About this RNA
The RNA (U1 snRNA; ACT1 pre-mRNA (delta BS-A),ACT1 pre-mRNA (delta BS-A),ACT1 pre-mRNA (delta BS-A),ACT1 pre-mRNA (delta BS-A),ACT1 pre-mRNA (delta BS-A),ACT1 pre-mRNA (delta BS-A),ACT1 pre-mRNA (delta BS-A),ACT1 pre-mRNA (delta BS-A),ACT1 pre-mRNA (delta BS-A)) from Saccharomyces cerevisiae has 568 modelled nucleotides. Keywords: S. cerevisiae, pre-A complex, Prp5, U1 snRNP, U2 snRNP, prespliceosome, SPLICING. The sample was in a buffer at pH 7.9. Among the 16 different proteins in the entry, which are not shown, are Protein NAM8, Small nuclear ribonucleoprotein Sm D2 and Pre-mRNA-processing factor 39. The 2021 paper behind the entry is "Structural insights into how Prp5 proofreads the pre-mRNA branch site". Rfam match: Yeast U1 spliceosomal RNA. The family is grouped with related families in Rfam's "U1 clan". Rfam classes the family as a spliceosomal small nuclear RNA. On this family, see Zwieb, Nucleic Acids Res 1997: "The uRNA database". Rfam describes the family as follows. U1 is a small nuclear RNA (snRNA) component of the spliceosome (involved in pre-mRNA splicing). Its 5' end forms complementary base pairs with the 5' splice junction, thus defining the 5' donor site of an intron. Method: cryo-EM, resolution 4.1 angstroms. The entry became public in 2021.
RNA sequence: AUACUUACCUUAAGAUAUCAGAGGAG
RNA sequence: AGUCCUACUGAUCAAACAUGCGCUUCCAAUAGUAGAAGGACGUUAAGCAUUUAUCAUUGAACUAUAAUUGUUCAUUGAAGUCAUUGAUGCAAACUCCUUGGUCACACACACAUACGGCGCGGAAGGCGUGUUUGCUGACGUUUCCAUUCCCUUGUUUCAAUCAUUGGUUAAUCCCUUGAUUCCUUUGGGGAUUUUUGGGUUAAACUGAUUUUUGGGGCCCUUUGUUUCUUCUGCCUGGAGAAGUUUGACACCAAAUUCAAAUUGGUGUUAGGGGAGCUGGGGCCUUUCAAAAGAGAGCUUUGUAGAGGCAUUCUUUUUGACUACUUUUCUCUAGCGUGCCAUUUUAGUUUUUGACGGCAGAUUCGAAUGAACUUAAGUUUAUGAUGAAGGUAUGGCUGUUGAGAUUAUUUGGUCGGGAUUGUAGUUUGAAGAUGUGCUCUUUUGAGCAGUCUCAACUUUGCUCGUUCCCGUUAUGGGAAAAAUUUUGGAAGGUCUUGGUAGGAACGGGUGGAUCUUAUAAUUUUUGAUUUAU
RNA sequence: UGGUAUGUUC
Repeated sequence: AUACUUACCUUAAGAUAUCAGAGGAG
Repeated sequence: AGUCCUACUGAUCAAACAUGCGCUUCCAAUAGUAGAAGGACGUUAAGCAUUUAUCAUUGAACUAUAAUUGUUCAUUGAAGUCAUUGAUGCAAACUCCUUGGUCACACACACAUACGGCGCGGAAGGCGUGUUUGCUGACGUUUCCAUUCCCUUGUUUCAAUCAUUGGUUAAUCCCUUGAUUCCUUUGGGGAUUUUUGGGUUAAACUGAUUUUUGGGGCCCUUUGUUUCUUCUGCCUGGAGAAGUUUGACACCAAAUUCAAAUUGGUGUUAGGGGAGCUGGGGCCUUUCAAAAGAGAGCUUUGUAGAGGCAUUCUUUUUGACUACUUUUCUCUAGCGUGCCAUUUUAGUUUUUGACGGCAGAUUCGAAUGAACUUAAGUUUAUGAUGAAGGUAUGGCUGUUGAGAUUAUUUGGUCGGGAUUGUAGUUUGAAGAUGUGCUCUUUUGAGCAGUCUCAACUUUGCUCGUUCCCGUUAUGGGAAAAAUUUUGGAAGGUCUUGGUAGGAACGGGUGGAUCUUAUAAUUUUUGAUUUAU
Repeated sequence: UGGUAUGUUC
RNA backbone atom coordinates (compact mmCIF):
# COMPACT_ATOMS: atom_id res chain seq x y z
C1' A A 1 0.00 0.00 0.00
C1' U A 2 -4.46 -2.83 -1.84
C1' A A 3 -9.60 -5.50 -0.22
C1' C A 4 -13.72 -5.27 3.63
C1' U A 5 -16.62 -3.94 8.24
C1' U A 6 -18.04 -0.04 11.65
C1' A A 7 -18.87 5.54 14.18
C1' C A 8 -20.27 10.73 12.47
C1' C A 9 -21.66 14.03 8.62
C1' U A 10 -23.33 15.20 3.62
C1' U A 11 -23.50 21.77 2.01
C1' A A 12 -27.31 30.32 4.22
C1' A A 13 -27.95 32.63 -0.26
C1' G A 14 -26.73 36.86 -4.14
C1' A A 15 -22.60 39.68 -6.22
C1' U A 16 -17.33 41.28 -7.30
C1' A A 17 -16.05 49.60 -7.68
C1' U A 18 -19.28 54.01 -8.86
C1' C A 19 -21.69 58.10 -12.17
C1' A A 20 -23.36 60.11 -17.23
C1' G A 21 -24.28 59.22 -22.51
C1' A A 22 -24.75 56.06 -27.36
C1' G A 23 -25.93 51.26 -29.59
C1' G A 24 -28.08 46.19 -29.45
C1' A A 25 -31.81 42.39 -27.06
C1' G A 26 -39.35 41.24 -25.98
C1' A B 1 -42.34 51.26 -18.26
C1' G B 2 -38.64 47.45 -16.10
C1' U B 3 -33.98 44.24 -16.93
C1' C B 4 -29.07 42.47 -19.40
C1' C B 5 -24.50 43.24 -22.56
C1' U B 6 -20.70 46.29 -25.29
C1' A B 7 -11.62 44.22 -26.26
C1' C B 8 -18.30 51.22 -26.37
C1' U B 9 -16.96 56.29 -24.88
C1' G B 10 -15.76 60.42 -20.92
C1' A B 11 -15.18 61.23 -15.17
C1' U B 12 -14.18 59.51 -9.92
C1' C B 13 -12.12 55.69 -6.75
C1' A B 14 -9.20 51.13 -5.47
C1' A B 15 -4.97 47.67 -6.20
C1' A B 16 -0.16 46.39 -8.35
C1' C B 17 4.60 47.94 -10.79
C1' A B 18 7.91 51.82 -11.93
C1' U B 19 9.14 56.95 -11.25
C1' G B 20 10.36 62.01 -9.47
C1' C B 21 9.49 66.13 -6.01
C1' G B 22 16.90 71.49 -3.53
C1' C B 23 9.98 67.85 0.41
C1' U B 24 8.88 65.46 6.28
C1' U B 25 11.48 62.35 10.60
C1' C B 26 15.51 59.03 12.15
C1' C B 27 20.15 56.30 11.33
C1' A B 28 25.34 55.58 18.52
C1' A B 29 32.90 58.39 20.47
C1' U B 30 36.65 56.01 18.59
C1' A B 31 41.12 63.21 18.10
C1' G B 32 37.45 57.60 23.50
C1' U B 33 37.41 53.76 27.30
C1' A B 34 31.73 56.89 26.39
C1' G B 35 26.41 57.33 25.21
C1' A B 36 20.72 57.66 22.62
C1' A B 37 15.90 54.79 22.79
C1' G B 38 13.00 50.44 25.64
C1' G B 39 13.36 47.54 30.02
C1' A B 40 15.08 44.42 34.03
C1' C B 41 9.38 39.84 35.39
C1' G B 42 18.03 43.10 38.68
C1' U B 43 20.81 44.91 43.21
C1' U B 44 21.57 48.38 47.39
C1' A B 45 16.37 47.45 49.35
C1' A B 46 13.89 44.09 55.60
C1' G B 47 15.96 51.91 51.92
C1' C B 48 12.63 56.22 54.21
C1' A B 49 7.43 57.75 55.71
C1' U B 50 2.35 55.65 56.80
C1' U B 51 -1.78 51.89 57.21
C1' U B 52 -4.64 47.04 58.49
C1' A B 53 -4.11 41.36 60.07
C1' U B 54 -12.14 37.97 61.99
C1' C B 55 -17.62 37.82 64.23
C1' A B 56 -21.13 35.85 67.81
C1' U B 57 -23.18 33.14 73.11
C1' U B 58 -21.79 32.85 78.20
C1' G B 59 -18.78 33.16 82.73
C1' A B 60 -15.61 37.21 86.95
C1' A B 61 -16.00 43.37 86.69
C1' C B 62 -17.82 46.69 83.01
C1' U B 63 -18.40 51.72 79.46
C1' A B 64 -23.67 51.01 78.20
C1' U B 65 -29.48 53.35 72.48
C1' A B 66 -27.29 46.72 68.66
C1' A B 67 -26.87 40.80 67.31
C1' U B 68 -22.80 43.27 75.70
C1' U B 69 -20.37 46.72 70.48
C1' G B 70 -15.28 49.05 74.39
C1' U B 71 -11.46 46.95 78.05
C1' U B 72 -8.44 41.46 80.52
C1' C B 73 -9.00 36.14 80.36
C1' A B 74 -11.28 31.75 78.39
C1' U B 75 -15.34 27.07 76.43
C1' U B 76 -18.06 26.66 71.83
C1' G B 77 -20.02 27.71 66.78
C1' A B 78 -19.62 28.97 60.02
C1' A B 79 -16.30 30.05 56.27
C1' G B 80 -11.16 31.11 57.56
C1' U B 81 -5.72 33.82 50.50
C1' C B 82 -0.55 33.11 51.26
C1' A B 83 1.49 37.54 52.35
C1' U B 84 3.64 42.03 57.68
C1' U B 85 11.12 40.47 55.13
C1' G B 86 3.51 42.13 53.24
C1' A B 87 0.70 46.78 50.62
C1' U B 88 0.94 52.26 48.97
C1' G B 89 3.74 56.74 48.13
C1' C B 90 8.62 58.96 47.71
C1' A B 91 13.81 59.22 45.99
C1' A B 92 19.11 58.32 44.37
C1' A B 93 23.17 55.23 42.80
C1' C B 94 25.30 50.76 40.46
C1' U B 95 25.07 46.60 37.00
C1' C B 96 23.17 43.93 32.71
C1' C B 97 20.11 42.93 28.32
C1' U B 98 17.56 44.19 22.32
C1' U B 99 18.36 48.08 18.29
C1' G B 100 21.39 51.08 14.82
C1' G B 101 25.54 53.44 8.48
C1' U B 102 28.55 52.50 14.94
C1' C B 103 29.17 55.01 6.78
C1' A B 104 32.67 58.52 2.34
C1' C B 105 36.04 63.47 2.83
C1' A B 106 37.79 67.21 6.44
C1' C B 107 39.19 68.56 12.53
C1' A B 108 37.61 73.23 8.64
C1' C B 109 34.76 80.41 10.33
C1' A B 110 28.70 80.52 8.61
C1' C B 111 24.29 83.49 9.45
C1' A B 112 17.86 88.34 9.02
C1' U B 113 15.18 86.18 2.84
C1' A B 114 18.74 82.88 10.20
C1' C B 115 21.79 79.40 8.39
C1' G B 116 25.18 77.09 0.62
C1' G B 117 19.11 70.47 3.01
C1' C B 118 24.23 70.80 -4.22
C1' G B 119 27.46 62.90 -0.99
C1' C B 120 26.51 57.34 -1.21
C1' G B 121 22.59 54.94 0.89
C1' G B 122 18.97 52.54 4.39
C1' A B 123 14.16 52.82 7.63
C1' A B 124 9.00 55.36 8.06
C1' G B 125 5.69 58.68 5.66
C1' G B 126 3.38 62.76 2.45
C1' C B 127 2.53 64.75 -2.65
C1' G B 128 2.79 64.34 -8.01
C1' U B 129 3.35 61.47 -13.05
C1' G B 130 3.16 57.04 -16.41
C1' U B 131 1.54 51.62 -17.57
C1' U B 132 -1.85 47.43 -16.52
C1' U B 133 -6.20 45.47 -14.13
C1' G B 134 -11.15 46.32 -11.89
C1' C B 135 -10.18 41.18 -5.48
C1' U B 136 -6.46 37.43 -5.62
C1' G B 137 -4.08 32.48 -5.83
C1' A B 138 -3.63 26.98 -7.41
C1' C B 139 -5.58 22.58 -11.49
C1' G B 140 -6.31 21.30 -16.63
C1' U B 141 -6.12 22.58 -21.99
C1' U B 142 -4.12 25.70 -25.89
C1' U B 143 -3.99 21.97 -32.74
C1' C B 144 -0.37 29.44 -27.49
C1' C B 145 3.96 32.43 -26.51
C1' A B 146 8.12 31.16 -24.13
C1' U B 147 13.87 28.74 -24.18
C1' U B 148 20.53 33.35 -21.84
C1' C B 149 24.92 32.98 -19.43
C1' C B 150 30.24 34.36 -17.10
C1' C B 151 33.36 35.42 -12.62
C1' U B 152 33.51 35.25 -7.29
C1' U B 153 32.70 32.15 -1.59
C1' G B 154 37.98 37.92 3.26
C1' U B 155 38.06 43.16 1.19
C1' U B 156 41.12 47.23 -0.39
C1' U B 157 45.85 49.70 -1.67
C1' C B 158 51.05 49.93 -3.43
C1' A B 159 55.45 47.82 -6.13
C1' A B 160 57.66 44.18 -9.82
C1' U B 161 56.76 40.81 -14.69
C1' C B 162 53.91 38.47 -19.29
C1' A B 163 49.84 39.14 -22.58
C1' U B 164 45.76 42.35 -24.87
C1' U B 165 43.38 46.95 -26.51
C1' G B 166 43.36 52.84 -27.39
C1' G B 167 46.49 57.21 -28.11
C1' U B 168 51.73 60.10 -28.97
C1' U B 169 57.29 60.17 -30.95
C1' A B 170 60.92 57.66 -35.42
C1' A B 171 63.11 54.21 -38.22
C1' U B 172 61.45 49.79 -43.88
C1' C B 173 57.89 52.95 -45.13
C1' C B 174 52.98 54.19 -48.09
C1' C B 175 48.21 57.72 -50.22
C1' U B 176 46.77 63.40 -50.18
C1' U B 177 48.52 68.23 -48.84
C1' G B 178 50.77 73.72 -46.46
C1' A B 179 56.21 74.48 -46.59
C1' U B 180 62.05 73.54 -47.95
C1' U B 181 65.48 71.61 -51.88
C1' C B 182 66.80 69.33 -56.95
C1' C B 183 65.53 67.78 -61.97
C1' U B 184 62.26 68.52 -65.95
C1' U B 185 58.03 70.18 -71.20
C1' U B 186 52.50 74.58 -68.98
C1' G B 187 52.34 69.41 -65.62
C1' G B 188 54.96 65.85 -62.69
C1' G B 189 58.72 63.07 -60.06
C1' G B 190 63.00 62.04 -55.65
C1' A B 191 63.93 63.29 -50.26
C1' U B 192 62.71 66.02 -45.52
C1' U B 193 59.02 68.36 -42.28
C1' U B 194 56.25 61.04 -40.85
C1' U B 195 52.60 69.45 -41.13
C1' U B 196 47.57 67.60 -42.03
C1' G B 197 44.24 63.17 -41.77
C1' G B 198 44.53 57.43 -42.64
C1' G B 199 47.33 52.45 -43.59
C1' U B 200 52.00 48.55 -42.05
C1' U B 201 55.20 47.22 -37.88
C1' A B 202 56.12 47.67 -32.61
C1' A B 203 61.86 50.61 -30.34
C1' A B 204 60.27 54.54 -26.24
C1' C B 205 55.92 56.85 -23.04
C1' U B 206 50.55 56.82 -20.87
C1' G B 207 44.93 54.90 -19.28
C1' A B 208 42.30 50.00 -18.32
C1' U B 209 41.86 44.35 -17.67
C1' U B 210 44.31 39.76 -16.45
C1' U B 211 48.55 35.28 -14.49
C1' U B 212 52.12 35.22 -10.42
C1' U B 213 54.99 37.23 -6.19
C1' G B 214 56.02 40.60 -2.14
C1' G B 215 54.75 44.69 1.51
C1' G B 216 51.28 47.67 4.44
C1' G B 217 46.00 48.79 6.82
C1' C B 218 41.33 46.47 8.56
C1' C B 219 38.12 42.04 9.48
C1' C B 220 37.74 36.66 10.74
C1' U B 221 31.56 36.57 16.25
C1' U B 222 32.44 33.21 9.98
C1' U B 223 31.80 31.45 17.63
C1' G B 224 30.09 24.04 12.77
C1' U B 225 36.72 29.77 11.08
C1' U B 226 32.08 31.78 5.79
C1' U B 227 26.10 29.97 6.83
C1' C B 228 23.93 27.47 -0.56
C1' U B 229 24.93 22.00 0.20
C1' U B 230 28.46 17.70 0.47
C1' C B 231 33.70 15.98 1.06
C1' U B 232 38.88 17.06 2.26
C1' G B 233 41.11 20.69 5.17
C1' C B 234 42.87 25.52 8.10
C1' C B 235 45.58 30.40 12.10
C1' U B 236 53.55 28.95 10.28
C1' G B 237 45.98 30.89 7.35
C1' G B 238 41.76 33.25 4.72
C1' A B 239 42.02 26.88 0.49
C1' G B 240 40.77 22.86 -2.90
C1' A B 241 36.96 19.18 -5.71
C1' A B 242 31.66 18.20 -7.09
C1' G B 243 26.36 19.65 -7.64
C1' U B 244 22.03 23.11 -7.83
C1' U B 245 13.90 23.62 -8.15
C1' U B 246 9.46 17.81 -11.37
C1' G B 247 16.09 17.45 -8.19
C1' A B 248 19.46 17.64 -4.00
C1' C B 249 21.04 18.42 1.23
C1' A B 250 20.39 18.36 6.89
C1' C B 251 17.20 17.02 10.94
C1' C B 252 12.80 15.01 14.09
C1' A B 253 9.40 11.00 15.16
C1' A B 254 8.24 5.96 15.28
C1' A B 255 6.92 -0.24 14.86
C1' U B 256 10.02 -3.61 12.46
C1' U B 257 14.22 -6.43 19.01
C1' C B 258 22.28 -3.56 17.35
C1' A B 259 23.75 -1.06 13.21
C1' A B 260 21.09 -0.72 8.74
C1' A B 261 16.38 -0.26 5.84
C1' U B 262 10.82 1.74 5.36
C1' U B 263 6.89 5.75 6.25
C1' G B 264 5.05 10.81 7.76
C1' G B 265 6.93 16.03 8.20
C1' U B 266 10.22 20.23 9.04
C1' G B 267 13.93 23.76 7.14
C1' U B 268 17.60 25.29 3.21
C1' U B 269 18.86 25.74 -2.09
C1' A B 270 22.29 32.13 -0.74
C1' G B 271 25.16 37.08 -1.53
C1' G B 272 28.06 40.56 -4.80
C1' G B 273 29.93 42.13 -9.71
C1' G B 274 29.84 41.79 -15.42
C1' A B 275 27.94 40.83 -21.12
C1' G B 276 22.79 40.42 -23.72
C1' C B 277 17.34 41.51 -23.61
C1' U B 278 13.29 44.45 -21.60
C1' G B 279 10.15 48.27 -18.55
C1' G B 280 10.43 53.26 -16.63
C1' G B 281 12.57 58.32 -15.14
C1' G B 282 15.85 62.95 -16.86
C1' C B 283 18.92 65.80 -20.72
C1' C B 284 20.47 66.80 -25.87
C1' U B 285 19.88 66.16 -31.38
C1' U B 286 16.95 64.92 -36.27
C1' U B 287 11.83 64.69 -38.69
C1' C B 288 6.13 65.24 -39.07
C1' A B 289 1.11 67.55 -37.46
C1' A B 290 -1.30 71.74 -34.87
C1' A B 291 -1.55 76.97 -32.48
C1' A B 292 0.83 82.59 -32.48
C1' G B 293 4.48 85.10 -35.08
C1' A B 294 2.38 85.04 -39.60
C1' G B 295 1.56 90.67 -41.44
C1' A B 296 -1.23 94.41 -39.40
C1' G B 297 -3.94 99.55 -39.18
C1' C B 298 -6.96 102.84 -42.79
C1' U B 299 -9.85 105.61 -47.18
C1' U B 300 -13.67 103.21 -51.58
C1' U B 301 -17.38 99.33 -53.75
C1' G B 302 -20.70 95.04 -53.68
C1' U B 303 -22.88 91.14 -50.58
C1' A B 304 -25.05 89.88 -46.31
C1' G B 305 -24.90 88.65 -40.37
C1' A B 306 -25.95 90.95 -35.54
C1' G B 307 -27.83 95.01 -32.55
C1' G B 308 -30.41 99.84 -31.59
C1' C B 309 -34.24 103.19 -32.95
C1' A B 310 -37.09 105.72 -37.54
C1' U B 311 -38.21 112.21 -38.12
C1' U B 312 -39.92 117.60 -37.04
C1' C B 313 -42.92 121.57 -34.71
C1' U B 314 -46.47 123.39 -31.19
C1' U B 315 -49.15 123.00 -26.37
C1' U B 316 -48.91 121.39 -20.97
C1' U B 317 -44.58 122.02 -17.59
C1' U B 318 -45.01 115.60 -15.39
C1' G B 319 -39.25 114.43 -14.04
C1' A B 320 -34.31 116.18 -15.39
C1' C B 321 -30.35 119.89 -17.14
C1' U B 322 -28.42 124.96 -18.13
C1' A B 323 -28.77 130.51 -17.49
C1' C B 324 -30.71 134.68 -14.63
C1' U B 325 -33.18 137.11 -9.75
C1' U B 326 -33.69 137.23 -3.77
C1' U B 327 -31.68 135.35 0.88
C1' U B 328 -28.21 132.29 3.79
C1' C B 329 -23.58 129.76 4.24
C1' U B 330 -18.69 128.59 2.71
C1' C B 331 -11.49 128.31 0.41
C1' U B 332 -10.70 135.05 1.06
C1' A B 333 -17.38 137.94 -1.20
C1' G B 334 -13.76 139.71 -6.14
C1' C B 335 -8.08 140.84 -8.79
C1' G B 336 -4.05 138.95 -6.75
C1' U B 337 -2.99 135.27 -3.08
C1' G B 338 -4.14 130.05 -2.90
C1' C B 339 -4.88 125.11 -5.32
C1' C B 340 -3.70 121.42 -9.63
C1' A B 341 -0.16 119.55 -13.75
C1' U B 342 5.36 119.26 -13.78
C1' U B 343 9.72 121.52 -16.21
C1' U B 344 14.90 119.51 -13.40
C1' U B 345 15.91 126.07 -15.28
C1' A B 346 17.29 126.92 -10.23
C1' G B 347 17.29 126.30 -4.71
C1' U B 348 16.54 123.09 -0.22
C1' U B 349 16.29 117.73 1.04
C1' U B 350 16.84 112.40 0.29
C1' U B 351 19.07 107.95 -2.36
C1' U B 352 22.05 99.25 1.04
C1' G B 353 21.75 104.73 -6.05
C1' A B 354 26.07 104.45 -9.21
C1' C B 355 31.39 106.06 -10.59
C1' G B 356 36.30 107.82 -9.30
C1' G B 357 39.76 109.02 -5.57
C1' C B 358 41.62 110.31 -0.05
C1' A B 359 42.82 108.53 4.77
C1' G B 360 43.62 101.81 7.82
C1' A B 361 48.65 99.41 3.62
C1' U B 362 44.04 100.84 -1.19
C1' U B 363 45.30 95.83 -2.69
C1' C B 364 45.94 91.72 -6.00
C1' G B 365 48.44 89.20 -11.18
C1' A B 366 55.23 88.84 -5.09
C1' A B 367 56.91 90.61 -12.17
C1' U B 368 60.99 94.12 -11.12
C1' G B 369 63.86 98.04 -8.22
C1' A B 370 64.95 100.14 -3.21
C1' A B 371 64.78 100.13 2.43
C1' C B 372 64.18 97.07 7.38
C1' U B 373 66.26 92.74 7.00
C1' U B 374 70.60 85.75 6.53
C1' A B 375 66.25 84.33 4.08
C1' A B 376 60.87 84.94 4.50
C1' G B 377 57.54 88.77 5.78
C1' U B 378 56.43 94.35 5.89
C1' U B 379 56.47 99.26 3.55
C1' U B 380 57.04 101.98 -0.91
C1' A B 381 57.64 102.88 -6.19
C1' U B 382 57.38 101.40 -11.68
C1' G B 383 50.17 102.66 -10.16
C1' A B 384 46.21 102.06 -14.72
C1' U B 385 49.26 97.56 -17.78
C1' G B 386 44.47 94.49 -16.36
C1' A B 387 40.86 93.26 -12.22
C1' A B 388 38.42 94.24 -7.37
C1' G B 389 32.03 100.10 -5.81
C1' G B 390 35.07 103.20 -2.24
C1' U B 391 37.14 100.07 1.28
C1' A B 392 34.92 99.87 5.99
C1' U B 393 34.14 95.54 10.20
C1' G B 394 34.58 104.92 12.45
C1' G B 395 34.38 108.06 7.88
C1' C B 396 35.01 111.49 3.77
C1' U B 397 35.66 113.98 -1.10
C1' G B 398 33.83 115.39 -5.93
C1' U B 399 30.51 113.95 -10.57
C1' U B 400 25.75 112.02 -12.33
C1' G B 401 20.36 110.43 -12.43
C1' A B 402 15.78 109.67 -9.86
C1' G B 403 11.98 110.76 -5.63
C1' A B 404 9.44 115.14 -2.68
C1' U B 405 8.65 120.96 -2.13
C1' U B 406 8.76 126.15 -4.02
C1' A B 407 9.73 129.96 -7.64
C1' U B 408 10.02 129.65 -12.69
C1' U B 409 10.34 127.62 -18.53
C1' U B 410 4.40 127.92 -18.47
C1' G B 411 -0.70 126.63 -18.42
C1' G B 412 -5.56 125.78 -16.08
C1' U B 413 -8.64 127.36 -12.07
C1' C B 414 -11.53 131.41 -8.56
C1' G B 415 -17.00 130.02 -7.36
C1' G B 416 -19.60 125.79 -5.35
C1' G B 417 -23.78 123.92 -1.70
C1' A B 418 -29.05 125.27 0.50
C1' U B 419 -33.91 128.80 -0.88
C1' U B 420 -37.32 131.41 -4.45
C1' G B 421 -39.58 132.43 -9.22
C1' U B 422 -38.81 133.09 -14.52
C1' A B 423 -36.54 131.97 -19.59
C1' G B 424 -34.39 127.92 -22.88
C1' U B 425 -33.70 122.10 -24.24
C1' U B 426 -35.64 117.20 -23.61
C1' U B 427 -38.90 113.27 -21.50
C1' G B 428 -44.72 111.89 -18.89
C1' A B 429 -49.27 113.60 -21.90
C1' A B 430 -52.54 116.28 -26.66
C1' G B 431 -52.55 117.91 -31.81
C1' A B 432 -50.16 118.37 -36.62
C1' U B 433 -46.61 115.09 -38.64
C1' G B 434 -43.05 111.51 -41.32
C1' U B 435 -42.64 106.84 -47.12
C1' G B 436 -44.78 101.64 -47.42
C1' C B 437 -45.91 96.21 -44.94
C1' U B 438 -47.45 93.26 -39.78
C1' C B 439 -49.88 94.45 -34.66
C1' U B 440 -52.90 98.28 -32.77
C1' U B 441 -57.34 102.64 -28.74
C1' U B 442 -53.06 105.78 -29.75
C1' U B 443 -48.08 110.56 -29.11
C1' G B 444 -48.01 104.35 -31.30
C1' A B 445 -44.05 98.70 -31.33
C1' G B 446 -41.34 95.19 -35.06
C1' C B 447 -39.65 94.86 -40.89
C1' A B 448 -38.08 97.56 -45.82
C1' G B 449 -35.78 102.75 -43.86
C1' U B 450 -31.49 104.55 -41.28
C1' C B 451 -27.07 104.28 -38.04
C1' U B 452 -23.04 101.51 -35.81
C1' C B 453 -19.90 97.28 -35.60
C1' A B 454 -17.89 92.39 -37.14
C1' A B 455 -16.91 88.27 -41.87
C1' C B 456 -15.88 87.85 -47.38
C1' U B 457 -14.28 91.22 -51.62
C1' U B 458 -11.48 95.05 -54.32
C1' U B 459 -8.69 99.44 -54.73
C1' G B 460 -4.40 102.80 -53.11
C1' C B 461 -1.71 105.00 -48.25
C1' U B 462 1.14 104.08 -43.66
C1' C B 463 3.89 100.87 -40.10
C1' G B 464 6.44 96.35 -40.25
C1' U B 465 9.45 89.54 -39.39
C1' U B 466 12.72 87.72 -43.34
C1' C B 467 14.33 87.42 -48.55
C1' C B 468 14.26 89.25 -53.69
C1' C B 469 12.89 93.35 -57.30
C1' G B 470 11.48 98.40 -58.90
C1' U B 471 14.78 101.23 -54.98
C1' U B 472 17.52 101.82 -50.16
C1' A B 473 12.45 107.52 -49.55
C1' U B 474 9.17 103.97 -50.42
C1' G B 475 6.12 100.31 -52.77
C1' G B 476 5.55 95.24 -55.40
C1' G B 477 5.95 89.90 -54.96
C1' A B 478 7.23 85.48 -52.20
C1' A B 479 8.20 82.76 -47.55
C1' A B 480 2.89 83.96 -46.19
C1' A B 481 8.76 82.74 -42.97
C1' A B 482 13.60 82.66 -38.38
C1' U B 483 11.72 81.80 -33.70
C1' U B 484 8.06 79.60 -28.62
C1' U B 485 4.83 75.45 -26.90
C1' U B 486 2.23 70.66 -27.25
C1' G B 487 1.72 65.44 -29.25
C1' G B 488 3.90 61.50 -32.22
C1' A B 489 8.52 58.70 -34.93
C1' A B 490 14.10 57.85 -34.49
C1' G B 491 19.33 58.20 -32.26
C1' G B 492 23.14 59.29 -28.16
C1' U B 493 24.29 59.89 -22.97
C1' C B 494 23.08 59.51 -17.06
C1' U B 495 20.32 56.36 -13.46
C1' U B 496 17.05 52.15 -11.64
C1' G B 497 14.22 47.41 -11.61
C1' G B 498 13.41 42.45 -13.65
C1' U B 499 15.54 38.12 -16.18
C1' A B 500 11.62 32.22 -16.13
C1' G B 501 7.41 32.50 -16.45
C1' G B 502 3.24 34.90 -18.98
C1' A B 503 -1.93 35.43 -22.01
C1' A B 504 -7.14 33.14 -22.93
C1' C B 505 -11.14 29.68 -21.24
C1' G B 506 -13.45 26.10 -17.92
C1' G B 507 -15.07 25.56 -12.67
C1' G B 508 -21.43 21.18 -8.24
C1' U B 509 -12.32 25.78 -7.37
C1' G B 510 -9.91 27.86 -2.44
C1' G B 511 -9.05 32.34 0.28
C1' A B 512 -10.50 37.91 0.75
C1' U B 513 -14.67 42.37 0.05
C1' C B 514 -20.13 44.13 0.05
C1' U B 515 -25.72 43.19 1.17
C1' U B 516 -29.73 40.45 3.89
C1' A B 517 -30.68 36.92 7.55
C1' U B 518 -28.11 39.81 12.00
C1' A B 519 -31.26 46.72 15.50
C1' A B 520 -33.14 40.98 20.85
C1' U B 521 -28.75 36.09 25.72
C1' U B 522 -22.16 35.18 21.96
C1' U B 523 -18.73 40.46 20.66
C1' U B 524 -20.64 45.00 16.23
C1' U B 525 -26.49 48.92 17.50
C1' G B 526 -24.66 49.18 24.79
C1' A B 527 -26.52 48.56 31.75
C1' U B 528 -18.68 50.60 33.06
C1' U B 529 -18.54 58.72 33.62
C1' U B 530 -21.05 55.33 40.30
C1' A B 531 -25.25 59.46 40.90
C1' U B 532 -30.72 57.48 44.58
C1' U C 1 -23.17 11.96 -5.88
C1' G C 2 -19.00 11.92 -1.07
C1' G C 3 -15.73 13.08 3.08
C1' U C 4 -13.26 12.18 8.18
C1' A C 5 -11.62 8.51 11.70
C1' U C 6 -10.81 3.46 13.32
C1' G C 7 -9.99 -2.43 13.20
C1' U C 8 -8.45 -7.09 10.50
C1' U C 9 -5.71 -9.96 5.76
C1' C C 10 -2.06 -9.62 1.69